[PDB]
RNA backbone atom coordinates (compact mmCIF):
# COMPACT_ATOMS: atom_id res chain seq x y z
O5' N A 1 -0.96 2.90 2.28
C5' N A 1 -0.64 3.36 0.98
C4' N A 1 -0.67 2.23 0.00
C3' N A 1 -1.91 1.35 0.00
O3' N A 1 -2.97 1.93 -0.76
C1' N A 1 0.00 0.00 0.00
P N A 2 -4.47 1.57 -0.40
O5' N A 2 -4.57 0.08 -0.94
C5' N A 2 -4.53 -0.15 -2.33
C4' N A 2 -4.71 -1.61 -2.60
C3' N A 2 -5.91 -2.23 -1.94
O3' N A 2 -7.07 -2.00 -2.68
C1' N A 2 -4.05 -3.57 -1.54
P N A 3 -8.44 -1.89 -1.91
O5' N A 3 -8.68 -3.36 -1.38
C5' N A 3 -8.93 -4.39 -2.31
C4' N A 3 -8.80 -5.74 -1.67
C3' N A 3 -9.75 -6.02 -0.54
O3' N A 3 -11.03 -6.34 -1.00
C1' N A 3 -7.62 -6.78 0.03
P N A 4 -12.28 -6.14 -0.03
O5' N A 4 -12.26 -7.38 0.94
C5' N A 4 -12.31 -8.70 0.45
C4' N A 4 -12.11 -9.67 1.57
C3' N A 4 -12.96 -9.41 2.80
O3' N A 4 -14.25 -9.93 2.64
C1' N A 4 -10.77 -9.83 3.48
P N A 5 -15.51 -9.15 3.25
O5' N A 5 -15.43 -9.42 4.81
C5' N A 5 -15.48 -10.73 5.32
C4' N A 5 -15.01 -10.76 6.75
C3' N A 5 -15.68 -9.81 7.71
O3' N A 5 -16.95 -10.26 8.11
C1' N A 5 -13.40 -9.74 8.08
P N A 6 -18.23 -9.78 7.31
O5' N A 6 -19.45 -10.00 8.30
C5' N A 6 -19.57 -9.26 9.51
C4' N A 6 -19.65 -10.19 10.69
C3' N A 6 -18.59 -11.28 10.71
O3' N A 6 -18.17 -11.44 12.05
C1' N A 6 -20.70 -12.25 10.86
P N A 7 -16.62 -11.26 12.35
O5' N A 7 -16.23 -9.91 11.59
C5' N A 7 -16.80 -8.65 11.94
C4' N A 7 -15.92 -8.02 12.96
C3' N A 7 -16.37 -6.70 13.52
O3' N A 7 -17.32 -6.89 14.54
C1' N A 7 -14.08 -6.60 12.98
P N A 8 -18.56 -5.90 14.69
O5' N A 8 -17.90 -4.54 15.12
C5' N A 8 -17.11 -4.45 16.29
C4' N A 8 -16.29 -3.20 16.25
C3' N A 8 -17.05 -1.95 15.88
O3' N A 8 -17.78 -1.45 16.96
C1' N A 8 -15.06 -2.02 14.66
P N A 9 -19.21 -0.77 16.70
O5' N A 9 -18.88 0.57 15.89
C5' N A 9 -17.91 1.45 16.37
C4' N A 9 -17.59 2.45 15.29
C3' N A 9 -18.79 3.20 14.73
O3' N A 9 -18.95 4.30 15.49
C1' N A 9 -17.32 2.47 12.99
P N A 10 -20.38 4.78 16.01
O5' N A 10 -19.98 6.05 16.85
C5' N A 10 -19.30 5.96 18.07
C4' N A 10 -18.39 7.13 18.24
C3' N A 10 -18.93 8.45 17.72
O3' N A 10 -19.80 9.08 18.64
C1' N A 10 -16.67 8.17 17.05
P N A 11 -21.03 9.97 18.14
O5' N A 11 -20.26 11.23 17.61
C5' N A 11 -20.11 11.31 16.26
C4' N A 11 -19.36 12.50 15.84
C3' N A 11 -20.19 13.21 14.81
O3' N A 11 -20.88 14.32 15.35
C1' N A 11 -18.31 12.32 13.76
P N A 12 -22.45 14.33 15.13
O5' N A 12 -22.56 14.28 13.55
C5' N A 12 -21.97 15.28 12.75
C4' N A 12 -22.06 14.88 11.31
C3' N A 12 -23.43 14.41 10.89
O3' N A 12 -24.28 15.48 10.59
C1' N A 12 -21.86 12.85 10.16
P N A 13 -25.83 15.28 10.74
O5' N A 13 -26.21 14.36 9.51
C5' N A 13 -26.03 14.83 8.19
C4' N A 13 -26.39 13.75 7.21
C3' N A 13 -27.75 13.14 7.44
O3' N A 13 -28.81 13.94 6.95
C1' N A 13 -26.20 11.42 7.13
P N A 14 -30.12 13.97 7.85
O5' N A 14 -30.83 12.62 7.46
C5' N A 14 -31.11 12.39 6.09
C4' N A 14 -31.64 11.00 5.90
C3' N A 14 -32.72 10.63 6.89
O3' N A 14 -33.98 11.12 6.52
C1' N A 14 -31.13 8.95 6.85
P N A 15 -34.91 11.58 7.72
O5' N A 15 -35.31 10.19 8.36
C5' N A 15 -36.11 9.32 7.59
C4' N A 15 -36.16 7.97 8.22
C3' N A 15 -36.73 7.91 9.61
O3' N A 15 -38.13 7.96 9.61
C1' N A 15 -34.75 6.70 9.56
P N A 16 -38.82 8.66 10.85
O5' N A 16 -38.54 7.64 12.04
C5' N A 16 -39.15 6.37 12.00
C4' N A 16 -38.68 5.55 13.16
C3' N A 16 -38.97 6.11 14.54
O3' N A 16 -40.31 5.89 14.94
C1' N A 16 -36.77 5.30 14.45
O5' N B 1 -25.45 5.81 20.71
C5' N B 1 -25.55 5.39 22.07
C4' N B 1 -26.81 4.59 22.24
C3' N B 1 -27.18 3.73 21.04
O3' N B 1 -26.59 2.45 21.12
C1' N B 1 -29.03 5.04 21.66
P N B 2 -26.05 1.73 19.80
O5' N B 2 -27.40 1.28 19.11
C5' N B 2 -28.34 0.52 19.84
C4' N B 2 -29.58 0.42 19.02
C3' N B 2 -29.34 0.17 17.55
O3' N B 2 -29.11 -1.19 17.28
C1' N B 2 -30.88 1.90 17.79
P N B 3 -28.14 -1.60 16.12
O5' N B 3 -29.03 -1.29 14.86
C5' N B 3 -30.12 -2.10 14.53
C4' N B 3 -30.74 -1.59 13.26
C3' N B 3 -29.75 -1.29 12.16
O3' N B 3 -29.37 -2.43 11.44
C1' N B 3 -31.19 0.52 12.39
P N B 4 -27.96 -2.42 10.73
O5' N B 4 -28.18 -1.48 9.48
C5' N B 4 -29.19 -1.78 8.55
C4' N B 4 -29.27 -0.66 7.59
C3' N B 4 -27.93 -0.23 7.06
O3' N B 4 -27.47 -1.04 6.01
C1' N B 4 -29.11 1.66 7.73
P N B 5 -25.88 -1.28 5.91
O5' N B 5 -25.35 0.18 5.55
C5' N B 5 -25.78 0.77 4.34
C4' N B 5 -25.25 2.16 4.24
C3' N B 5 -23.76 2.28 4.36
O3' N B 5 -23.14 1.96 3.12
C1' N B 5 -24.86 4.03 5.55
P N B 6 -21.90 0.94 3.06
O5' N B 6 -20.71 1.88 3.46
C5' N B 6 -20.60 2.14 4.81
C4' N B 6 -19.67 3.23 5.09
C3' N B 6 -18.38 2.60 5.53
O3' N B 6 -17.33 3.52 5.40
C1' N B 6 -19.44 3.60 7.38
P N B 7 -15.92 2.96 4.93
O5' N B 7 -15.39 4.23 4.16
C5' N B 7 -14.78 5.21 4.93
C4' N B 7 -15.24 6.59 4.65
C3' N B 7 -14.30 7.53 5.37
O3' N B 7 -13.18 7.83 4.57
C1' N B 7 -16.51 7.98 6.05
P N B 8 -11.80 7.18 5.00
O5' N B 8 -11.56 7.92 6.39
C5' N B 8 -11.42 9.32 6.41
C4' N B 8 -11.22 9.79 7.82
C3' N B 8 -10.34 8.88 8.65
O3' N B 8 -8.96 9.07 8.40
C1' N B 8 -12.26 9.38 9.88
P N B 9 -7.97 7.83 8.57
O5' N B 9 -8.09 7.50 10.13
C5' N B 9 -7.68 8.46 11.10
C4' N B 9 -7.98 7.97 12.49
C3' N B 9 -7.46 6.58 12.80
O3' N B 9 -6.10 6.52 13.10
C1' N B 9 -9.67 6.73 13.53
P N B 10 -5.24 5.35 12.45
O5' N B 10 -5.76 4.00 13.13
C5' N B 10 -5.70 3.89 14.53
C4' N B 10 -6.69 2.91 15.08
C3' N B 10 -6.49 1.46 14.79
O3' N B 10 -5.36 0.91 15.45
C1' N B 10 -8.76 1.93 14.78
P N B 11 -4.63 -0.31 14.76
O5' N B 11 -5.59 -1.53 15.02
C5' N B 11 -5.96 -1.86 16.34
C4' N B 11 -6.81 -3.09 16.35
C3' N B 11 -6.27 -4.20 15.51
O3' N B 11 -5.23 -4.84 16.19
C1' N B 11 -8.53 -3.99 15.08
P N B 12 -4.01 -5.44 15.40
O5' N B 12 -4.66 -6.75 14.81
C5' N B 12 -5.14 -7.71 15.71
C4' N B 12 -5.92 -8.70 14.96
C3' N B 12 -5.19 -9.23 13.78
O3' N B 12 -4.22 -10.16 14.17
C1' N B 12 -7.35 -8.70 13.14
P N B 13 -2.95 -10.31 13.25
O5' N B 13 -3.57 -10.87 11.90
C5' N B 13 -4.15 -12.15 11.90
C4' N B 13 -4.79 -12.38 10.59
C3' N B 13 -3.89 -12.28 9.39
O3' N B 13 -3.08 -13.42 9.27
C1' N B 13 -5.88 -11.13 8.97
P N B 14 -1.71 -13.30 8.49
O5' N B 14 -2.22 -13.26 7.03
C5' N B 14 -2.84 -14.40 6.51
C4' N B 14 -3.30 -14.04 5.14
C3' N B 14 -2.22 -13.48 4.27
O3' N B 14 -1.41 -14.47 3.71
C1' N B 14 -4.12 -12.15 4.08
P N B 15 0.09 -14.08 3.41
O5' N B 15 -0.03 -13.13 2.16
C5' N B 15 -0.51 -13.65 0.94
C4' N B 15 -0.73 -12.53 -0.04
C3' N B 15 0.50 -11.75 -0.44
O3' N B 15 1.25 -12.40 -1.46
C1' N B 15 -1.27 -10.25 0.07
RNA sequence: CCUGCGCUCAACCAGA
RNA sequence: UCUGGGCCAGGCAGG